[PDB]
RNA sequence: GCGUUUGAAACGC
RNA sequence: GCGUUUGAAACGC
Numbered sequence: 001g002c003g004u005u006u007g008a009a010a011c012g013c
Numbered sequence: 014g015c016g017u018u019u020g021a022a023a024c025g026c
Base pairs, nucleotide, nucleotide: 001026002025003024004023005022006021008019009018010017011016012015013014
C1' cells in the first nucleotide's frame, strides 16, 4: 500500500 | 436505516 473486519466520533438525509 | 468524513484497533496479502 491492497482486501476484510471491530469500535467511537463529526456533518447531512 | 442511508449518504459523506476523521482518528483508534485486529486479521490476511